[PDB]
Record summary: Solved structure of RNA (Chains: A,B,C), 36 nucleotides shown. Yang et al. published it in Nat.Chem. in 2025: "Structure-informed design of an ultrabright RNA-activated fluorophore". The entry is indexed under RNA, aptamer, fluorescence, turn-on, fluorogenic, fluorophore, G-quartet, G-quadruplex, small-molecule microarrays. Crystallisation conditions: HEPES, polyethylene glycol 400, acetonitrile, ammonium acetate.

RNA sequence: GCGUACGAAGGAGAGGAGAGGAAGAGGAGAGUACGC
Numbered sequence: 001g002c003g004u005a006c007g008a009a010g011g012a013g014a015g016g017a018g019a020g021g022a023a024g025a026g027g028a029g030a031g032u033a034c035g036c
Stems, first nucleotide, its partner, number of pairs: 001036006
Other pairs, nucleotide, nucleotide, family: 007009tHS007030tHS010014tHS010015cWH010026cWH010027cWH011016cWH011027cWH013018cWH013029cWH015020cWH016020cWH016021cWH018024cWH020025tHS020026cWH021027cWH023028tHS024029cWH
């Protein structure tokens, strides 16, 4: 990093360098387990 499982709980961009919010008008993108 990818896949899977649980979980209400997302992208370091699977959409926006904001043609949407600038620690956000919502997510410091809860976390864990197993495999690669």
The depositors describe the entry as "Mango II bound to 365A-084". Method: X-ray diffraction, resolution 3 A. The entry became public in 2025.